[PDB]
RNA sequence: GUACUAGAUUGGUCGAAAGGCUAAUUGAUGAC
Numbered sequence: 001g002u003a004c005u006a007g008a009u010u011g012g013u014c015g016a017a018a019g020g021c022u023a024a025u026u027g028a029u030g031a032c
Stems, first nucleotide, its partner, number of pairs: 007026008
C1' cells in the first nucleotide's frame, strides 16, 4: 500500500484465573 473489521484504553468492581460487569475517554472523518 489493498481488502476486511467494531471495538479500544484507563479506573472501579466481581472472579481462583480466563475474563464478566461498570464509568470515563476514544473509534465508521475507520480506532485496535
Solved structure of RNA with a sequence from Saccharomyces cerevisiae, 32 nucleotides shown.
Crystallisation conditions: JCSG Core I, condition G12: 30% MPD, 0.02 M CaCl2, 0.1 M Na acetate.
Keywords: ribosomal protein, ribosome.
NCBI's taxonomy places the organism under Eukaryota, Fungi, Dikarya, Saccharomycotina, Saccharomyces.
The entry also models acetate, sodium, calcium and chloride ions.
Hofler et al. published it in Sci Rep in 2021: "Eukaryotic Box C/D methylation machinery has two non-symmetric protein assembly sites".
It comes from the structure "Crystal structure of archaeal L7Ae bound to eukaryotic kink-loop".
Released in 2021, the model rests on X-ray diffraction data to a resolution of 1.91 angstroms.